The depositors describe the entry as "Cryo-EM structure of the Pyrobaculum calidifontis 50S ribosomal subunit in complex with Dri".
23S rRNA, nucleotides 1389 to 2138 from Pyrobaculum calidifontis JCM 11548: 740 nucleotides with solved positions.
The entry is indexed under Ribosome, Translation, Hibernation, RNA.
The structure was determined by cryo-electron microscopy at 1.95 A resolution and released in 2024.
Rfam match: Archaeal large subunit ribosomal RNA. The literature on the family includes a 2001 paper in Science by Yusupov et al., "Crystal structure of the ribosome at 5.5 A resolution".
Lineage of the source: Archaea > Thermoprotei > Thermoproteaceae > Pyrobaculum > Pyrobaculum calidifontis.
The entry has 37 different proteins, among them Large ribosomal subunit protein uL29, Large ribosomal subunit protein uL30 and Large ribosomal subunit protein eL34.
The reconstruction used 183,467 particles.
The work is reported in "Structure of an archaeal ribosome reveals a divergent active site and hibernation factor" (Nissley et al., Nat Microbiol, 2025).
Context: one part of a larger RNA, bound to proteins that are not shown
């Protein structure tokens, strides 16, 4: 090179369009309006590993993007990650290194032993929270407001031989100072269910401000926020005191509870979280004036209700399954010291190192890629409908970049829909494609291991409107802690009419159904890339080796796994749930015992050889094997 | 000798 | 039932044209018009059998198999209609083979 301006740039439920600008040049880049796509997310909010500057500014468009391009994770130039309290850092785990030893022909091989250390950015574990601020960092700057751990001043309580002080108690409270031991507690633990109390978030009526619409109506939206740290109260359930109880008496969501001390009185400790303070002076939400983001002026509210997958407390069950360690902290009970001196108040001082940009994936990770796959959907999510975190609609917020446009509207293919009459006549086969479909009533065989078989099968119902009920549930008010009566809020039901449609579980979501064999009992598990099964396991049976210095199996060794064990036990076959059972056969392959007897190697006896050996011959004779 | 829930076998004639 | 022979014994409850039966679509019955499949008997069973496990199917099953009712473009037998391919135009621009 020809294939050849071909093939692909579809397919996996989103798309684009009009007008301006900017520019040599615009369907694609800006900017506005329409339009559509996701909203428990191939899509929004966070982040771990990887990645390494892809991150932000400015400029470009040779090459890089399945097309274009004035655009970009592409280029060129410049810049950007700020910590005592956010993680590393600390500690232990499962295990791992190195030294000594002990083994090795040797080591850079092993390791039971002593010794030290490493070992988690999801375990354990000091101490920050809100607000503004950047092109780009933010619990890191910066305002405000705590906090930890060390150290020190000063005051206070205590204290200076010797104890702090009140309560009948459960306990309460400033509870002197250093050192040193010890002992106990935190740390510190599944799982399965069900009762109570909060937060986050979400709703409803008032209000006030603002925004949306033009045909009637006047409705619809949005703003009304409150960290962290200080106090204070504080449900369960625990506990002290009084009490002394069987004609019982007090209960629960359920189990229930008591002379082993009930009820009923009073009283201690005691969550989440409220509320005040932080704090309005901050944000926000609306009207003004400024200039480069500064100032001013008004709200920032009233009474309800739902409420979690979050957070908090108890109750009841479950195991042949029992759900770490350690640092580190807290206390007590002792032992010694000084004359001072605190856990309480004001006050002062220090706090290194190392991480911090941005993706986090349908274009920043692997995967030869700007790849439909894999990693991560890993952790979080409004409103309506609804059983529901299901599907469908729309919010926050986001995207039209699963990076070709357009024109025609033939065959044909790929993905859908519809079809008169038959209804499986189609095939290997009902393959595929229809049927059914949610809920509520009535009902439901044969068998069965009595649990199942069951959603068995079958038969009915089902929208909308108008009234009238019930059964809770929360809060206010009524003598009023329950019942009654009055108002608001909220769930569930049920009843009586009225009425439309072909069709009311109207979309969306959504079981075809019965009968018999075979076969493996079951749930579970596999040939990653052509087998998912009747194959493996399996719960039960049953057998063998074994009493622990054991049986079994690793290792050249040293040693070492069963075994942090001990026959209700390691191990090793075979069999496969229950049920009824499991015959006859030791000849063969194997194993296992065994008294004689043959046979059986080395060694060792004896003889012979040989100046000594070589060498040759018998004896005894272990397991084994014959038997 | 003894062993089969060890590996397994389980036919024929005649009376 | 009893004696024998072969490497010991002589297949016992069961259970069967079995996923095990060659012959063989074996034979009689059930279902169909028509049944080589498959159901339920029959068995001197080529060549069944007991933890090598016999029978055995309550539940379970993306096992494998048959039959019934619904039910349908599976089929008479095909036909029309959407989206995407396609066809044409702009752009990019390849490969197998030779």
């Nucleotide at each position: 090179g020809g294939u050849a301006g071909u093939a692909g740039c579809a397919g996996c439920g989103a798309a684009g369009a009009g007008g301006g600008g900017u520019g040599a040049g615009a369907a694609g880049c800006c900017c506005c309006u329409c339009c559509g796509c996701c909203g428990g997310a191939a899509a929004g909010g966070a982040c771990c590993a990887g990645g390494g500057u892809u991150u932000c500014c400015u400029g470009g468009c040779a090459a890089c993007u399945u097309c274009a391009a004035u655009a970009g994770g592409c280029c060129a130039g410049g810049a950007g990650u700020u910590a005592g309290c956010c993680g590393g850092u600390c500690c232990u785990a499962a295990g791992g290194c190195g030294g000594g030893g002990c083994c090795u022909a040797a080591u850079a091989g092993g390791c039971a032993c002593c010794c030290g250390c490493c070992g988690a950015a999801a375990g354990g574990g000091a101490a920050a929270c809100g607000g503004g601020u950047u092109a780009a960092u933010a619990u890191u700057c910066c305002c405000g407001u705590g906090c930890c751990g060390c150290g020190g001043g000063g005051g206070u309580a205590g204290g200076u031989u010797c104890u702090g002080c009140g309560g009948c108690a459960a306990c309460g409270c400033a509870g002197g100072c250093c050192c040193c031991g010890u002992c106990c507690c935190c740390g510190a633990c599944g799982c399965c269910u069900c009762g109570g109390g909060a937060u986050a978030g979400g709703g409803c009526g008032g209000g006030c401000g603002g925004g949306a619409c033009u045909g009637c109506c006047g409705u619809c939206c949005c703003g009304c926020u409150u960290a962290a740290c200080c106090g204070u109260c504080g449900a369960a359930g625990g506990c002290c005191g009084g009490g002394g109880a069987g004609u019982g008496c007090c209960g629960u969501a359920a189990u229930g509870g008591c002379g082993a001390g009930a009820a009923c009185c009073g009283g201690c400790c005691g969550a989440a979280g409220g509320c005040g303070g932080g704090a309005a002076u901050a944000g926000c939400c609306g009207g003004g004036g400024g200039u480069u983001u500064c100032c001013c002026c008004g709200g920032u509210c009233c009474g309800c209700c739902c409420g979690a997958c979050u957070c908090c407390u108890g109750g009841g069950g479950c195991c042949c399954g029992u759900g770490a360690a350690a640092a580190g902290g807290g206390g007590a009970c002792g032992g010694g010291g000084a004359a001072c001196g605190a856990g309480c108040c004001c006050c002062c001082g220090c706090g290194c190192c190392c991480g911090u940009a941005c993706c986090g994936a349908g274009a920043a990770c692997c995967g030869a890629c700007g790849c439909a796959g894999g990693u991560g959907c890993u952790c979080c999510u409004g409103g309506g409908u609804g059983a529901g975190a299901a599907g469908c609609c729309c919010a926050a917020g986001g995207c039209g970049g699963c990076u070709c446009g357009g024109g025609u509207g033939a065959c044909c293919c790929c993905g859908g829909g519809c079809c008169a009459g038959g209804g499986a006549a189609c095939u290997c086969g009902g393959c595929a494609a229809a049927u059914u479909g949610g809920c509520c009533c009535c009902g439901u065989a044969a068998c069965u291991u009595c649990g199942g078989g069951a959603g068995a099968a079958g038969g009915g119902g089902u929208g909308c409107c108008u009234g009238c009920g019930g059964u809770c549930u929360u809060g206010g008010g009524g003598u009023a802690u329950a019942c009654c009566c009055c108002c608001g809020g909220g769930a569930c039901c049920g009843c009586a009419g009225g009425u439309c449609g072909c069709a009311g579980u109207g979309g969306c979501a959504a079981g075809g159904g019965g009968g018999a064999c075979c076969u493996g009992a079951c749930u579970g598990u596999u040939u990653a890339a052509c087998a998912a099964a009747a194959a493996c396991a399996u719960a039960g049976g049953u057998c063998c080796c074994c009493g622990c210095g054991a049986g079994c199996c690793c290792g050249u060794a040293a040693g070492g796994g069963u075994g942090u064990g001990u026959a209700c036990g390691g191990g090793g076959g075979c069999u496969g749930a229950a049920u009824c059972c499991u015959g006859g056969c030791c000849a063969c392959u194997g194993g296992c015992g065994g008294u004689a007897c043959g046979u059986g190697a080395a060694c060792c006896c004896c003889g012979g050889g040989u100046a000594c050996a070589a060498c040759c011959g018998g004896g005894c004779g272990a397991a084994g094997c014959g038997c | 000798g003894c062993u089969g829930a060890a590996g397994g076998c389980c036919g024929g004639g005649g009376g | 039932c009893c004696c024998u022979c072969u490497u010991a014994a002589g297949g016992u409850a069961g259970c069967c044209a079995a996923a095990u039966g060659c012959c063989u679509u074996g034979c009689c019955g059930g279902g169909u018009a028509a049944g080589u499949u498959c159901c339920g008997g029959c068995g001197u069973g080529c060549a069944u059998g007991a933890a090598u496990g016999g029978a055995u199917c309550a539940a379970c099953g993306a096992g494998g198999u048959c039959c019934c009712c619904a039910c349908u473009g599976u089929c008479c037998c095909g036909g029309c209609c959407c989206g995407g391919g396609g066809c044409c135009c702009g752009g990019c621009g390849a490969a197998c083979c030779c």